The depositors describe the entry as "Structural characterization of mRNA-tRNA translocation intermediates (class 5 of the six classes)". This is an experimental structure of RNA (A site tRNA) from Escherichia coli, with 76 nucleotides shown. It holds a match to the Rfam family "tRNA". Rfam 15.1 lists 5,335,975 matches to the family in 14,413 species. Rfam's curators write: Transfer RNA (tRNA) molecules are approximately 80 nucleotides in length. On this family, see Hou, Trends Biochem Sci 1993: "The tertiary structure of tRNA and the development of the genetic code". Its family is annotated with triplet codon-amino acid adaptor activity in the Gene Ontology. The 2012 paper behind the entry is "Structural characterization of mRNA-tRNA translocation intermediates". The reconstruction used 40,000 particles. It was solved by electron microscopy to 11.5 angstroms. It is bound to tryptophan (TRP).
RNA sequence: AGGGGCGUAGUUCAAUUGGUAGAGCACCGGUCUCCAAAACCGGGUGUUGGGAGUUCGAGUCUCUCCGCCCCUGCCA
Numbered sequence: 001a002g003g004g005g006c007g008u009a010g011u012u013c014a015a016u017u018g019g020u021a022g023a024g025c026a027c028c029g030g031u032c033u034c035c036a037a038a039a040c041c042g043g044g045u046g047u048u049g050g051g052a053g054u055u056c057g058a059g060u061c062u063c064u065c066c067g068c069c070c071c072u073g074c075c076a
Stems, first nucleotide, its partner, number of pairs: 001072007010025002013022001027043005051063002
Other pairs, nucleotide, nucleotide, family: 009045cWS016058cWS018057cHS033036tWH053061cWW054058tWH
């Protein structure tokens, strides 16, 4: 410099058409024993890294551009 792959709630990984995009793990509420923890059951945190084109429809088509990663050239 060129091109490709990824980038998401604390923490692990996917996710563009007109769609209710999920939980592995934790968190929190609630629950039984005079109570209290351990435990048990549900609930909730992110919905795309980013702007136009097209369109019954767009998060990744169209275009390439932020960061991160990969591939490469003997200034003698």